[PDB]
Context: bound to proteins that are not shown
């Protein structure tokens, strides 16, 4: 940097897990 999944009454360009 890229792919997938999960958590989140949360007001934050949110959070966590798996793989390269």
């Nucleotide at each position: 940097g890229g792919g997938c999944u999960u958590c989140a009454c949360g007001g934050a360009u949110g959070a966590a897990g798996c793989c390269c």
Shown are 20 nucleotides from a PDB entry: RNA. The PDB entry is titled "Structural basis of RsmA/CsrA RNA recognition: Structure of RsmE bound to the Shine-Dalgarno sequence of hcnA mRNA". Protein in the same entry: Translational repressor. The structure was determined by solution-state NMR and released in 2007.